Context: bound to proteins that are not shown
RNA sequence: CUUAAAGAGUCAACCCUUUGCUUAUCUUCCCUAUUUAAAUGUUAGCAGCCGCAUAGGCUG
DNA sequence: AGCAATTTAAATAGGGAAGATAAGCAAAGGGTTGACGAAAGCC
DNA sequence: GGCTTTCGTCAACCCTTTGCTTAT
Numbered sequence: 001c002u003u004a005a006a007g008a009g010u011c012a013a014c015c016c017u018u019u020g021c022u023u024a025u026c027u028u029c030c031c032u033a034u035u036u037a038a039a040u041g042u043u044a045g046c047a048g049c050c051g052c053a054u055a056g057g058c059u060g
Numbered sequence: 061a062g063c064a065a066t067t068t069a070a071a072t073a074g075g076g077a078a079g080a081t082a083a084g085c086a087a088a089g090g091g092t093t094g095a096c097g098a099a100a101g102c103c
Numbered sequence: 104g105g106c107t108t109t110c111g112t113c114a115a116c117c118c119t120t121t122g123c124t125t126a127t
Base pairs, nucleotide, nucleotide: 019083023079025077040062046060047059050056094113097110098109099108100107101106102105103104
C1' cells in the first nucleotide's frame, strides 16, 4: 500500500402531411495629383577561309 | 544583367419604413438486476 | 449438527434535465 479488490446492457423502430410574403420608393452635392531625372555596366561577345575536328590560326 | 524617387491629402450629412401571421394531430414500451430468513432434504 | 438448496416474505417515489473553470 488509491470507497483498493470485481463485473457484457443488450434489443427493435415510417415522422409525415399541406401552404402566396407581399406591397412602396430621388443617394445627392463639391474637388489642381504633382514634379523630376543620363540606360547604364564599356554591351554583343559578329560576318568567312585555312584546315578532318564543334583542336588551333587568319581576315575587318 | 542591376538600376524604378520623394511629401501631400483620401468628404463632410441625412435616411436606413411598418402590418400580418409563426398549425393542429399522435405516438414516448417493458423485459433482469431480492437478502434475509425460514422449511426441508442432505452429508 | 450444521448445511445447502428452494420457496416464502415484505414491500411501495416526488421530482431535476449544465457548468464545475475557462491554458505555462
Description: An RNA structure from Vibrio phage ICP1_2004_A, together with DNA, in which 127 nucleotides are resolved. The entry is indexed under IMMUNE SYSTEM-RNA-DNA complex, RNA BINDING PROTEIN/DNA/RNA, RNA BINDING PROTEIN-DNA-RNA complex. The PDB entry is titled "ICP1 Csy-dsDNA complex (form 2)". The reconstruction used 168,154 particles. Method: electron microscopy, resolution 3.18 angstroms. The entry became public in 2024. Protein in the same entry: Csy1, Csy2, Csy3 and Csy4.